Shown are 60 nucleotides from a PDB entry: RNA (Fusibacterium ulcerans ZTP riboswitch) with a sequence from Fusobacterium ulcerans. Crystals were grown from: 26% (w/v) PEG 4000, 100 mM Tris HCl pH 8.5, 200 mM Lithium Sulfate. It was solved by X-ray crystallography to 3.23 angstrom. Rfam match: ZMP/ZTP riboswitch aptamer (pfl RNA motif). Primary citation: Tran et al., Cell Chem Biol (2020), "Parallel Discovery Strategies Provide a Basis for Riboswitch Ligand Design". The entry is indexed under Riboswitch, pseudoknot, Purine Biosynthesis, AICAR, RNA.
RNA sequence: GUUAUAUGACUGACGGAACGUGGAAUUAACCACAUGAAGUAU
RNA sequence: AC
RNA sequence: GCCGACCGUCUGGGCG
Numbered sequence: 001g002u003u004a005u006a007u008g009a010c011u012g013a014c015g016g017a018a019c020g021u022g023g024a025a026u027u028a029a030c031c032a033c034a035u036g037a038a039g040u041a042u
Numbered sequence: 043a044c
Numbered sequence: 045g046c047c048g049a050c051c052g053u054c055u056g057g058g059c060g
Base pairs, nucleotide, nucleotide: 001044002043004042005041006040007039010036012054013053014052015051016050020033021032022031023030045059046058047057
């Protein structure tokens, strides 16, 4: 350095007839869940 | 585990 | 340098 598990911070707001559901915020960019997820431990 |  | 569909406009981090 590469696998199989367990764990996993961070996972945002708007537009793009189309990447989640529900609830708020634009002096905002969050809460919950889902999803993804580098890292961390064998 | 290589 | 690495991480969260893609593109664009923005605002916050985490990891070593």